Background
The depositors describe the entry as "Ribosome-SecY complex". Shown are 27 nucleotides from a PDB entry: RNA (23S RIBOSOMAL RNA) from Escherichia coli. The sample was in a buffer at pH 7.5. The 2007 paper behind the entry is "Ribosome binding of a single copy of the SecY complex: implications for protein translocation". Released in 2008, the model rests on electron microscopy data to a resolution of 9.6 angstroms. Protein in the same entry: PREPROTEIN TRANSLOCASE SecY SUBUNIT, PREPROTEIN TRANSLOCASE SecE SUBUNIT and Preprotein translocase secG subunit.
RNA sequence: CGGUAAGGUGAUAUGAACCGUUAUAAC
Numbered sequence: 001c002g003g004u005a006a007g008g009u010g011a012u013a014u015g016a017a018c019c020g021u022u023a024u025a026a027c
Stems, first nucleotide, its partner, number of pairs: 003027001007019003
Other pairs, nucleotide, nucleotide, family: 004026cWS005006cHS005025tHS006020tSS007025tSS
C1' cells in the first nucleotide's frame, strides 16, 4: 500500500513481562 480481525508476542515452552478488542494487535 490492500485483505482481515478479537484476539495476539514462530516451535520444543511453560512462566515472565507486554500488545490489542472500532479504522498502525497480530496474521